[PDB]
Solved structure of RNA (28S rRNA, nucleotides 1312 to 2356) from Oryctolagus cuniculus, 876 nucleotides shown. The entry also models magnesium and zinc ions. Method: electron microscopy, resolution 2.69 angstrom. The entry became public in 2024. The depositors describe the entry as "Structure of the rabbit 80S ribosome stalled on a 2-TMD rhodopsin intermediate in complex with Sec61-RAMP4". It holds a match to the Rfam family "Eukaryotic large subunit ribosomal RNA". Its Rfam clan is "LSU clan". Its family is annotated with ribosome and structural constituent of ribosome in the Gene Ontology.

Context: one part of a larger RNA, bound to proteins that are not shown
RNA sequence: ACCCGUCUUGAAACACGGACCAAGGAGUCUAACACGUGCGCGAGUCGGGGGCU
RNA sequence: ACGAAAGCCGCCGUGGCGCAAUGAAGGUGAAGGCCGGCGGCGCGCCGCCGGCCGAGGUGGGAUCCCGAGGCCUUCCAGUCCGCCGAGGGCGCACCACCGGCCCGUCUCGCCCGCCGCGCCGGGGAGGUGGAGCACGAGCGCACGUGUUAGGACCCGAAAGAUGGUGAACUAUGCCUGGGCAGGGCGAAGCCAGAGGAAACUCUGGUGGAGGUCCGUAGCGGUCCUGACGUGCGAAUCGGUCGUCCGACCUGGGUAUAGGGGCGAAAGACUAAUCGAACCAUCUAGUAGCUGGUUCCCUCCAAAGUUUCCCUCAGGAUAGCUGGCGCUCUCCGCAGUUUUAUCCGGUAAAGCGAAUGAUUAGAGGUCUUGGGGCCGAAACGAUCUCAACCUAUUCUCAAACUUUAAAUGGGUAAGAAGCCCGGCUCGCUGGUGUGGAGCCGGGCGUGGAAUGCGAGUGCCUAGUGGGCCACUUUUGGUAAGCAGAACUGGCGCUGCGGGAUGAACCGAACGCCGGGUUAAGGCGCCCGAUGCCGACGCUCAUCAGACCCCAGAAAAGGUGUUGGUUGAUAUAGACAGCAGGAUGGUGGCCAUGGAAGUCGGAAUCCGCUAAGGAGUGUGUAACAACUCACCUGCCGAAUCAACUAGCCCUGAAAAUGGAUGGCGCUGGAGCGUCGGGCCCAUACCCGGCCGUCGCUGGCAGUCGGCAGAGCGAGAAAGAGAGUGG
RNA sequence: CGCGGACGCUACGCCGCGACGAGUAGGAGGGCCGCUGCGGUGAGCCUUGAAGCCUAGGGCGCGGGCCCGGGUGGAGCCGCCGCAGGUGCAGAUCUUGGU
Numbered sequence: 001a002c003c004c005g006u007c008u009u010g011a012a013a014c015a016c017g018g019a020c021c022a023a024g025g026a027g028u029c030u031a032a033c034a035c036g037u038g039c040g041c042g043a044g045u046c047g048g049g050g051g052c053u
Numbered sequence: 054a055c056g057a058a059a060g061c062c063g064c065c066g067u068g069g070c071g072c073a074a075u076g077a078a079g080g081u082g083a084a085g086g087c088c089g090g091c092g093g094c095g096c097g098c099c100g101c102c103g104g105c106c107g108a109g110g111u112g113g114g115a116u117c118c119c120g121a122g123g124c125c126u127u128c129c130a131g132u133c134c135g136c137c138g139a140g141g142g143c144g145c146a147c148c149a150c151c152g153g154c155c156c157g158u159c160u161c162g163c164c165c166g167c168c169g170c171g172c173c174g175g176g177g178a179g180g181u182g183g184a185g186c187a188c189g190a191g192c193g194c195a196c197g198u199g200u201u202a203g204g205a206c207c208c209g210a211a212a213g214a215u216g217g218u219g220a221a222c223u224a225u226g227c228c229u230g231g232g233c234a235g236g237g238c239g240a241a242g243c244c245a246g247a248g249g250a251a252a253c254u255c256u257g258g259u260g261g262a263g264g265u266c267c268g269u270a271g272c273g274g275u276c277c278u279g280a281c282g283u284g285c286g287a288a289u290c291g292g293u294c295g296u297c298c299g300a301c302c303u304g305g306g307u308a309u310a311g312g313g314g315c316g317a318a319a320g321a322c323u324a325a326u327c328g329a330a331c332c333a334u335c336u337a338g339u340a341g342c343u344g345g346u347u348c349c350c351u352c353c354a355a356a357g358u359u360u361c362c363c364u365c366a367g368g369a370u371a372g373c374u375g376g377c378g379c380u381c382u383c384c385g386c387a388g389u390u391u392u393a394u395c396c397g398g399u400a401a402a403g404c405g406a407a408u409g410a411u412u413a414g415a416g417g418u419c420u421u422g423g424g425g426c427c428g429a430a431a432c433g434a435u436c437u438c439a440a441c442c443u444a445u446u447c448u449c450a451a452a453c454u455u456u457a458a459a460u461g462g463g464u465a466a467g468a469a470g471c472c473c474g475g476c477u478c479g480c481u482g483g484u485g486u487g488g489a490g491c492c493g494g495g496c497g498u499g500g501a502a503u504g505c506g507a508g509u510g511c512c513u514a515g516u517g518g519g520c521c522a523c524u525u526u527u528g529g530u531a532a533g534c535a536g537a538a539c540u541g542g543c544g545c546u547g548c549g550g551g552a553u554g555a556a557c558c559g560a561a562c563g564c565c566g567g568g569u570u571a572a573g574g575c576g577c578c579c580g581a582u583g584c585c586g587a588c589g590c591u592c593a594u595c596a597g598a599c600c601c602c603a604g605a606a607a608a609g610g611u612g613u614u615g616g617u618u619g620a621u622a623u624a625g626a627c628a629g630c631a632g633g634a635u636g637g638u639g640g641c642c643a644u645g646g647a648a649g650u651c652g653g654a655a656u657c658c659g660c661u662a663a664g665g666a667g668u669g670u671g672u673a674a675c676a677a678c679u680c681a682c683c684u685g686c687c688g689a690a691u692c693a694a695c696u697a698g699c700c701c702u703g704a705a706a707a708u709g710g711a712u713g714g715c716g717c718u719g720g721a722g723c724g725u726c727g728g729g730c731c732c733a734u735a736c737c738c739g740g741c742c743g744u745c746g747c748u749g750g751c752a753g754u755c756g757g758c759a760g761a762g763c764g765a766g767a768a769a770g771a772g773a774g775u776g777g
Numbered sequence: 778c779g780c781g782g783a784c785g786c787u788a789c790g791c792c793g794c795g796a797c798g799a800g801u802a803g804g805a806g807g808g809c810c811g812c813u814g815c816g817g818u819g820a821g822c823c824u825u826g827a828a829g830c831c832u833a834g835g836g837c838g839c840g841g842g843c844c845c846g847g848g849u850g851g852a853g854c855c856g857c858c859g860c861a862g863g864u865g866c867a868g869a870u871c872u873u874g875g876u
Stems, first nucleotide, its partner, number of pairs: 003018004019876006029203013044070003049065001050062003074081002085106010109151005117142003122137003128777003132773002134770001153186002155183007163176004167171001206345002209342001213335006224309009233299001235267003238263001242259007271296003276292002279290002311327001313323002348808006358371001360369003372516002375512007385505003389502002391466006401456001402454002408450002413445001415443003421439004427433001470496009480487001519543004524538002527535002548559003563741007573731003576715003582728001584727001586726005597717001608702003612699010632682001636658002642653001665680001742798006749792003810865001812862008821854002829849004834845004
């Protein structure tokens, strides 16, 4: 020296889930925007669509 | 192969974004001044002409620039390089302020132009609307964060839609088949006998009808509220029951299909599914709601409040948080006071002050009324009680107030100040007056205390259920009730103490050692009094025993202690131990009757040691007795009313029971107080870890091409050489 | 005369001084924390024994974790600089399997 997770003003609660073990299991990708940061060039900058090799 | 890569294009830069805004639009679309000349008006103004300067100013402003003076070694002069510095300058970015420019719009007003002479075009001054100009900052790419549209962090509805499969169960219609002991009752019809004038009646038989009765098969399923109820069974089993020729039971065929069927109608049945079947898809339907949401350490760290919302379990919004910094610094600011100066109407108070409420008398009184009352009767007399008036008097207010706090709320406490001189003005105007602005100059004892580095900008999460306590406070009988103010808490927070406990008391926390403490404690549990601790109080046959807090009131005690007031006592008190009940008199009333003795107003004397014209005894009336009173005795304090401590009565609940327990009474209880001692994660000293700050130090490891220093109170050279 | 004079300085390093350290919701930083794959690199490891697994063996780190020893195993695996993500479980009356 009360059992954890959870909602909760307040949980060890006579609140809910949880018998035990393994493996799986939940903020992603696309688009748009804003700001911050890094790089390039700079009143410019960008070939992204296309073409050439 | 990698390679769907990479490289290239440049007359492939179309095009996007940016480089220009503004207006609904037609459209318009981003500084001026000075000099000289002329025209017009009359030194000032406008228009047109030629030359010169030129993208504003004020305050602050990192840095940079100059430099009064100064940075030592034998002493003077005077140099080169550096170095510090009062004061003074150019002033980045940025901020505040004032001007200007561009577009919309308004008011006022006078001009200028011409291929179109116009319902043409352009310009000025002064306000005002703009996501503007005022010497670019964007574009591309990448990374993060945030918000959102999408399945959208994951899982989850009841639903809705489209298209299909089912009448093997069951519902209903149709077609074609099968099936239903034994009894009871005894309809119509009929036969015979009897009666009768007829109608027709009676009696006995026969007969065998019925949505008829008992009852089997069958079909059903009333009650036991029986069995069973993880069953034999996702509805069965037993007994007992309903019906059993009919609206009867039943096989197969066939028909009706889902907002449809079918229903002797229960929203029943429609394949264990029915107040709308089942299957697949739309579809990962939506969910302001429930559940979950996965490694570590380090730093900072909330909200439950404002406003708006068909807002109340939710959002947006401000506040509260975090992150990124940046502009300065080594004047400013402050949950504080001080000194000045304002503000206020609560607490208190007041009501012989206003408003409102409210008690009592007193004096006036004809100015009104009621009672009376003498009259021929009137304001004639007489009173008497009220209204009225006048001074007083008791008691009050959240929605009263003359007064009026504490705590509290603003402001000021300097350089953005003060004091001088001048200039501009279309404002104001007797005035060169006023007011405002602008320019130049001079003043630093930086003008209360204390503390502290500040300012500023973007992006931003969670929160938007709170709850508790001191004090104030509304409703309510009150509530661990509901609702506010202030501050502090718990929530988010451990730790010592309150036995136990969200919030109480102490104190806030990195991992340790030593010391000391707080609040609380020190009989034993249990660390510490195992002190020759101090002075008192208290006995409980329900003792008492520590904030919150966990149980008690009025009223009582001749328990005990302490106080206050008042009595009386050596002229002998307070108990104890005699007598007296009567003289007027049975005081007179009122009495059926009360003689001292029961009710109601009065309630005196004489003899005396005294003796109430009477405390108590007793009836329906006598009858009766004891106190007040008094001396006789013995010999120091006595009596009464209050008041406050502790204890006691008041004091009744249900499992057995809780000062935490054991227990404790020369205390281990209660009150007042001492030394000492105990221990927290608090405080002190030390170690170690990390964070933050010093935007701290180190490039000088400058070595025989050498010379070791720049931590010290107080600017600047461990300088270089030239003369004396 | 001698020919001598420690260490340091991955400056993203190293060193000094002072103060400080509670934390849900939430934010941020640092991980020489861990998982899978890709470009580079380690003249890396490995049948003289990879991964995996087991272990009252020895240790390191505040921790996430990691190293080494022994055993089993039988064929592949890891460090470092970068890139990428279907990257970290105790819960969800979670899914599936086992007991």